[PDB]
Molecule: modified HIV-1 packaging signal stem-loop 1 RNA
RNA sequence: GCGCAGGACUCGGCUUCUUCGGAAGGGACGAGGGGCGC
Numbered sequence: 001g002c003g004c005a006g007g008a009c010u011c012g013g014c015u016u017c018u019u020c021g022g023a024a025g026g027g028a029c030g031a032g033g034g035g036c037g038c
Base pairs, nucleotide, nucleotide: 001038002037003036004035009032010031011030012029014025015024016023017022
Other pairs, nucleotide, nucleotide, family: 005006cHS006034tWW008033cWW008034cWW013026tHS013028cWW014026cWS018021tWS019021cHS026028cHS
C1' cells in the first nucleotide's frame, strides 16, 4: 500500500409499572472504534 473480513462490531437518548424494593418499556434511532492477512 492492497486485500479479507464487512452487507459486520459495540454503546447510548429517552420511557413505564410497581409492594416504589425491584423489575420492566421502544416500531425505530444516534454515535464510537478500528479489526485481521499479505